Context: bound to proteins that are not shown
RNA sequence: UGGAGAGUUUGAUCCUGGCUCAGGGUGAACGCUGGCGGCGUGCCUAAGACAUGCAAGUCGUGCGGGCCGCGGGGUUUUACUCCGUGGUCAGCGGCGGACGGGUGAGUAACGCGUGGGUGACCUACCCGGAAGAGGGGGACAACCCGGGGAAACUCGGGCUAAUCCCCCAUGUGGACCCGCCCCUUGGGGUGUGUCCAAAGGGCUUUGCCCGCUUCCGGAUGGGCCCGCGUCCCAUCAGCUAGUUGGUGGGGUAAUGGCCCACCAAGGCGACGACGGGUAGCCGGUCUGAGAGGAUGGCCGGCCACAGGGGCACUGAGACACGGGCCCCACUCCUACGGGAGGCAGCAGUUAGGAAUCUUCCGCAAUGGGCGCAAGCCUGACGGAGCGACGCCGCUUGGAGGAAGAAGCCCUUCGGGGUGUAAACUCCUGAACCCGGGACGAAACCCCCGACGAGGGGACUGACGGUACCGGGGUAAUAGCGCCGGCCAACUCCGUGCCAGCAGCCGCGGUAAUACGGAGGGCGCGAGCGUUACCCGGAUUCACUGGGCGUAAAGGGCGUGUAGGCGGCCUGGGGCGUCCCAUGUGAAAGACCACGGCUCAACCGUGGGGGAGCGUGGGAUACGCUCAGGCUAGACGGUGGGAGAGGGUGGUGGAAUUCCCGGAGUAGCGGUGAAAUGCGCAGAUACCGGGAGGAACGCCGA
RNA sequence: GGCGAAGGCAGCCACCUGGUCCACCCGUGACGCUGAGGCGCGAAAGCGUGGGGAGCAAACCGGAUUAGAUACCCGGGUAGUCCACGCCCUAAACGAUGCGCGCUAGGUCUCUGGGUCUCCUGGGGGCCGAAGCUAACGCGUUAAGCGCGCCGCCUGGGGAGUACGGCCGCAAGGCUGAAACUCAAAGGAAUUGACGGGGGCCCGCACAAGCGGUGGAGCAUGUGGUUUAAUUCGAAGCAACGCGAAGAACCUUACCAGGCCUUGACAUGCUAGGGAACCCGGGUGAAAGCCUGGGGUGCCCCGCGAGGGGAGCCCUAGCACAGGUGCUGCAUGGCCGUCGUCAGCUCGUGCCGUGAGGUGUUGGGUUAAGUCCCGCAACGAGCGCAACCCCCGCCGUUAGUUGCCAGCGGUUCGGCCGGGCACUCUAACGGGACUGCCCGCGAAAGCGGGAGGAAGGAGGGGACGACGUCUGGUCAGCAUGGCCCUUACGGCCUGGGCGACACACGUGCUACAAUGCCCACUACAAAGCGAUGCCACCCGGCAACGGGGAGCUAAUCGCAAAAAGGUGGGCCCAGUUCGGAUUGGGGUCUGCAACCCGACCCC
RNA sequence: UGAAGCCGGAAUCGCUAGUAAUCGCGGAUCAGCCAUGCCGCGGUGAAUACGUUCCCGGGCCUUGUACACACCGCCCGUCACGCCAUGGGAGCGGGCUCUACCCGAAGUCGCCGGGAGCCUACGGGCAGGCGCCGAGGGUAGGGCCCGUGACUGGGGCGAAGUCGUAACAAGGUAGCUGUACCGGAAGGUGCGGCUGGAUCACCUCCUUUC
Repeated sequence: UGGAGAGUUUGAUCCUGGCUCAGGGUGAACGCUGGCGGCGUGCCUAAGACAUGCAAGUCGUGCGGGCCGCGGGGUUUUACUCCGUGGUCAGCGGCGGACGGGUGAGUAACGCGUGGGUGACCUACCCGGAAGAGGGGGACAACCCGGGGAAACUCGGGCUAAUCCCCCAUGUGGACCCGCCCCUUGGGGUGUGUCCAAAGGGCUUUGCCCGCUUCCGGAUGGGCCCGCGUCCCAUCAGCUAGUUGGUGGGGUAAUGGCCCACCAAGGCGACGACGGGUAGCCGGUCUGAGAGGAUGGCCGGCCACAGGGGCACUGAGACACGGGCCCCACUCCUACGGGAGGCAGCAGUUAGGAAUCUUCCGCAAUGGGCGCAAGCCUGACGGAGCGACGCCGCUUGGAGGAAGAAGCCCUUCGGGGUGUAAACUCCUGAACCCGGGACGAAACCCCCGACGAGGGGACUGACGGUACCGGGGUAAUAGCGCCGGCCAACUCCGUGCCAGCAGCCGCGGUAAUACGGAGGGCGCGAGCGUUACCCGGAUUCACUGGGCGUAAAGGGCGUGUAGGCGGCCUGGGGCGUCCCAUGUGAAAGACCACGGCUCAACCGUGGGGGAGCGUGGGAUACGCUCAGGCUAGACGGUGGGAGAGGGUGGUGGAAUUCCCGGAGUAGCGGUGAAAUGCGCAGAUACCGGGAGGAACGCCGA
Repeated sequence: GGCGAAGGCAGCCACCUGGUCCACCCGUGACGCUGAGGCGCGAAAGCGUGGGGAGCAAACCGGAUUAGAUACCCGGGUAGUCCACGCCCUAAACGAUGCGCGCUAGGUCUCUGGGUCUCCUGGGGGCCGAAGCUAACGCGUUAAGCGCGCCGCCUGGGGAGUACGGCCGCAAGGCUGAAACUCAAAGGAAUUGACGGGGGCCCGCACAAGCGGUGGAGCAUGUGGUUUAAUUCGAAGCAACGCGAAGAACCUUACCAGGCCUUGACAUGCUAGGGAACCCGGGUGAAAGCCUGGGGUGCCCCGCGAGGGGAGCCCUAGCACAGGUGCUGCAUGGCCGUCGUCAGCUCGUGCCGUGAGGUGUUGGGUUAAGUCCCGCAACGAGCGCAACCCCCGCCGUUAGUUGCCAGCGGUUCGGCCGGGCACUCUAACGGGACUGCCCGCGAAAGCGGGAGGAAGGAGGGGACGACGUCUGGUCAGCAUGGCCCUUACGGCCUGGGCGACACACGUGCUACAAUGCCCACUACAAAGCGAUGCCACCCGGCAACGGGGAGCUAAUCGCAAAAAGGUGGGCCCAGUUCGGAUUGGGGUCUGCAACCCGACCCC
Repeated sequence: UGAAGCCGGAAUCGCUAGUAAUCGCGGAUCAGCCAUGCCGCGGUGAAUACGUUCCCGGGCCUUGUACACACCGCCCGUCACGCCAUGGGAGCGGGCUCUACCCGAAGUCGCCGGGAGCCUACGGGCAGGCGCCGAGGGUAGGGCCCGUGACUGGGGCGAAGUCGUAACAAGGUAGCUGUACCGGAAGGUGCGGCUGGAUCACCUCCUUUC
């Protein structure tokens, strides 16, 4: 305890450089093949549409009724149906339906992660503590009545109970204004004023159990806020009107432009505002030597959504997945008057798709809701089923058995190969069949005790007649890919640039280790291959860990903004940095150890880690910062210099052209050769006069 | 050479003005480096408004060149090139190298400052190089080294500096800048070659200098093509075409037609009745062939014989098999051509390079030559060159017939006889040449010249062909893998064809004449060939040839005349006494046979 | 019999000495011969070479190279054909989004609740009414994105298409380059730049002399 490279550009080489492959992995899919078991795991697409069932209820110890089965006799009994209890039905009233369960559409955001803040807040039920539960009223369903309906049911009138509503009281206490003290954002105290409570039920009843009210504290769960972290496009560069802030309100549990008046003119942006695209985020996961890269299905945590969109109500909590309103989309019933609906709960259907399950069992367990309890409910859950989808485990025999049957393949016609493989002898005994048969389950409850502790008793199993144990007991599925190189494994036949192969190089043209088949081999094995996607190889985005003269790559050159970086010495600070402590870093996973299932997978228990970030303490070398210092960098002064450095003005000669002349005459010019052209209106060559434009020979490299 | 950050800047003068270097070490005291954006500058072309316009000159017009020439060359020519102002903003805007700083040998040339100046010290520009880097080339105190800072940029090639969008621009266009799709590369540098309308040096009948030909004519011959029943097949620039073919009437013969054969024309072997060697005629045929009828068993052996075994050998049928000039010269061997007798091509070890590879074998000289010398990180070696082999040239020894004949003697003349081997020959072995000697040049190798020598500077010719090239040639010489045919793609025959002819081409021959042609006469060779063949010499024939017929197993005899030459004569410039094609006839010879298709002779 | 042929066009061959030219002789094959061929043999016997510029072939060194099936190599563009993916395109059709204006459900919230109903616990409440905000909808015009479109520009790929020959060798006019004009096509030409060109030359530098 950790790191492999190979093929392909050339006639050949080195380098560059892309392409390609071997590996690992997956919610997979497809092909060939398929025996068992255990534990996991299975709509990745249409957040399309959904038949049907089930997924949230429970209290009769809150309350009054309807119906029924009984007990107990009313007229003796069926017709006036009377008391007691045990059922059921809705209703009223509570607690729960905000949890549990689903999904990933939206979201680039305080959504999430991480660490904090709240003197800016809430928290039903639970616990601890204190003090109460004292008077009165009232209404709405149920129920009866009526109008309405096909029904769903719907309206009206009237009765009525309570733990329903309301007023009054007591005020332990609490709230509120204001003043005072403390404290310092709205925290704690205190004074006067005002304002605020309550519910009863059950028993074996002058005592117990459950409830009710107020306050204080706890616990748990939350809200809001802030630092930092969180993808691609700049061919998106400007964005912004509640926009930024203030004042006063409104709102909320609470801060806040959250919302509204008014005032001010702000706020944000290359440290990427705004816009567009993509995406739920994390614990983790896969890959990797690592750093990184990719991912975020299952399990856990947070968020969002519940046909699309808005909205609030109720409430401790919701702007509510199986509650409500409206709009939109879509569907269904209809007697055409109207009604009903929301599987991203479990199953399942249908569509889409390469593709993803049972309309299973059970509440025995664990957990949840209600209840004093019994118990009810619980598609959470525990299990079973189906699928090689994944991982772990197991089988298809074992030992013997020929210089080696047959078949089949090769053959140099002696052999060689399959191959100890088979046949064959023993042995064992998957499956099977027989008998037995779990743990998981002891609580709640009951009795003693006090309905505490503590002791004793009873019930309870979906899985399952299953696991497993005992006894019998049969030789009992094997396939898939590859054999040119990378790459482990070669011969024969067929074929003849055809058929075909193929990941790359490339193979195939009549001796093909590359096609197809055979035999033989190699590699795995209930699997083996394929395709897709991710990481690897890829130091081919290079932090680790690359480059730009000619391979791709230095900006055409200055100047300069932001930014990045910054010589020598001394001190202060201690932000970076390092150290220590401490908090946090949930669980699961990973890692180490020991343990449970016969092993392993899977699981338990314990252990060590881990950057980050908060808090406290500490160090001061380096980086930063403030202060002082230096003069080696940089600038400056003085004095000298070389220069086609630039700009404006001028002016000098050579040459070319043209114009005016002179002088002179037959050609000039031009090419490889010619001709075009110029020339007797006198050119060319020569000279004088002039113009004008452009460029500056030698110096000169 | 200098200046500038770059672009860029060139007469002289003046004004305005920027950068920069050095010295004193005087002042400030980190004031610094870089720099996303921004701003400015930015060659040439180009754009706008004006000006200007000599020369030049896109476009354009003409002339040439050319197959065309919308080009290159020539004559003209408008923008433009120039100036002002304003744009454009690109580039091989390059050192294809961002800026700044420090650090790491030197040498040398150069610009420009300073210096108790034979050297030192600064700033620039070059070349060579330490260490180091680099794929290499190369870079190297003017880094592409060693390092720090900061900017910019790259991430395979094409698509493409394109599209879309955006910005800028009067426009041209600039900037920013993708993807689909496509390819398995694109590419850098260096290496070995090959190539060049690149260079230097050097060779060959390569040109040049010459002499003679081909291309024209007839004809011969091979080929293309056409044709044919077939005109078998191959060879294809040089390096196919008088090539395979060193001999096509039948044969050959691979093709065509027709007639025939099938275990076959040929081989190895097995089964079987006959036959079993061999040899002769008979029909039918063009011949093959088919049919036929006879003469007649030596041999191993049972044997004194009946009779009977028997191996060669031959026919009949059956089985294996033969046969194929049918295909492939990219399946091959062997052999050949060819570049090229050119002077090359390699290796072992060392050394250089990451490597391919290089050196050796680059250079200077010299040679026919990688021949030799000199030099050199090489020292050697191999295949080639050369030499060893043959011929020719001079001489010697051996040998003396069939060859020779100098001196004899003889002589029917040819050396015919004696003699003899001397010379010539023949043919076997040797000698001889080596730049050895001399002179000059040169370091040497070598070269120029000279002498001697028959012969020099490789004496003249052969044989001889490196590693390799050409997918050269040949399956039809042979061999050979593979493919194909099996009463035929095999085999036999007779006949035809390879010889065809409207054309085209290659190689030749004979010519066109007087340096010639004809006829007569007269010479002088060498190398070969021959006893079913060369044929002397007679004779007949104008002659081809035919009759006779010596010699010769051949230094004996023969083919055999050599021709051109020389001597005579003829021709007299003419399509001829040039030339001998074509055609008619009459002959000869070979052969079974000359119709297709032979040669020769004669008018 | 007595043809053509009076020295042969463009072109083209052989030979450097006993060679060429010319003259005959022999042989192999072979019965014979279509041999004027071939391989040999000898006779007679020249001309010419200044030179290496040019033509063909080749050697050594050197140079450039984009060739390496090696210049009988490579290779560029138009045009023609096929296939593929794209841009543009009269436009058409979506998605998202922004701006302004109009209508506006539910719902909270605010004002009113009066000449006005119902409750009452009459200061109040409920109904009821007005209003703000408001999902959405309508209308008009922008932005961005997608799809699609007669036709059309170019692009890539397509074993051996047509035309020329631009590049690679001084590629036969060095190339490349920005730009500008022109031309079937590569391309040409102008101006300026670059060497990633130059055979030379002579220059200067380096370098090595000996």